[PDB]
RNA sequence: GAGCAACUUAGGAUUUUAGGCUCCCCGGCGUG
RNA sequence: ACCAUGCCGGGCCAAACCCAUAGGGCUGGCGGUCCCUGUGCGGUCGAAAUUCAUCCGCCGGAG
Ligand code: PRF
Numbered sequence: 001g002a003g004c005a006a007c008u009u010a011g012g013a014u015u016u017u018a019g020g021c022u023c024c025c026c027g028g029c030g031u032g
Numbered sequence: 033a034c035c036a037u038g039c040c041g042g043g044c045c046a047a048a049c050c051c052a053u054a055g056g057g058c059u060g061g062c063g064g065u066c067c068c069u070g071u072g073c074g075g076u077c078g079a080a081a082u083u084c085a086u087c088c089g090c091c092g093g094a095g
Base pairs, nucleotide, nucleotide: 001023002022003021004020011084012083013082014081015080016079024043025042026041027040028039029038030037031036032035048076049075050074051072052071053070054069055068056067057066
C1' cells in the first nucleotide's frame, strides 16, 4: 500500500480509525 | 547474483481539543486578537465522519 470479518462509541446504512485475519511493495539480515 | 525459505525495519496508522510553527484572510510599521489551511515520533484522548427515520425481536395469519 490492497483486502476480509467481527464489534464499541452509535437505532439503520455507508465510511474512517484501534484491534484481529489474509496479502502486496521497498530496504536489509540469515538458511539451501 | 538470481531463485527459494525464514527473520528484521519500513510503506498504511481517524476525528476532536491543547500547544508550537508556516502560509492565507488581514497586513504602511509594531504589538494583541479572530477565522481558514499546511506541518509537528509535540501534549491529551479510543474512538470518529456522513447519511436515513425508524429499526430489532417475539406472538398472530397466509403455504
Ligand atoms: N471498533 C472500531 N474502531 C475502534 C473501536 C472499536 O471498538 C475502539 C475502541 N472501542 C477504537 N476504535 N471499529
Method: X-ray diffraction, resolution 2.75 A. The entry became public in 2021. Solved structure of RNA (Class III PreQ1 riboswitch) with a sequence from Faecalibacterium prausnitzii, 95 nucleotides shown. Crystals were grown from: 80% Tacsimate pH 7.0, 10 mM magnesium acetate, 6 mM cobalt haxammine, 1 mM spermine. The entry is indexed under PREQ1, QUEUOSINE, THREE-WAY HELICAL JUNCTION, APTAMER, METABOLITE, TRANSLATIONAL REGULATION, HL(OUT)-TYPE PSEUDOKNOT, RIBOSWITCH, RNA. It comes from the structure "Class III PreQ1 riboswitch mutant A84G". An Rfam search finds the family "PreQ1-III (pre queuosine) riboswitch aptamer" in it. On this family, see McCown et al., Chem Biol 2014: "Structural, functional, and taxonomic diversity of three preQ1 riboswitch classes".